The depositors describe the entry as "inactive NbaSPARDA complexes".
An RNA structure from Novosphingopyxis baekryungensis DSM 16222, together with DNA, in which 22 nucleotides are resolved.
The structure was determined by electron microscopy at 3.34 angstroms resolution and released in 2025.
The entry also models magnesium ions.
The sample was in a buffer at pH 7.5.
Protein in the same entry: Ago and DREN-APAZ.
[PDB]
Context: bound to proteins that are not shown
DNA sequence: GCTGTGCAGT
């Protein structure tokens, strides 16, 4: 990487 | 508990 907000994996 | 990848809708 125009953003912000939410969800979901994987390590440890 | 914290570090890392990936989408959906305004």
């Nucleotide at each position: 990487a125009u953003a912000c907000u939410g969800c979901a994996c994987a390590g440890c």